An RNA structure, in which 69 nucleotides are resolved. Released in 2023, the model rests on electron microscopy data to a resolution of 2.74 angstroms. The entry is indexed under Cas12a2, CRISPR, Nuclease, DNA Binding Protein-RNA-DNA complex. The reconstruction used 104,857 particles. The PDB entry is titled "Cas12a2 quaternary complex".
Context: bound to proteins that are not shown
């Protein structure tokens, strides 16, 4: 090296483990914006 | 006027821990 994922090997592969496809929801952090509150100058 | 730093909100993204639906022939 894979259906594909984790660990090799270099064995026209090994070895486990694997049910997919659209989404929904809460937190975390980042672009992007909007309202609002208060402060500098 | 510019500028700041707080809180809330919208949309997107990637994470993270959850829940769903969907998966054999449709004529009132």
């Nucleotide at each position: 090296a894979u259906u594909u994922c984790u660990a090799c090997u270099a064995u026209u592969g090994u070895a486990g483990a694997u049910u997919g496809g659209a989404g929904c929801a809460a937190c975390a952090c980042c672009u992007g914006a909007a309202g609002a509150a208060g402060g500098c100058u | 006027a510019g500028c700041c730093u707080u809180c809330u909100u919208c949309a997107g993204g990637u994470g993270u821990u959850g829940c769903u639906u969907u998966a054999g022939a449709a004529a009132g």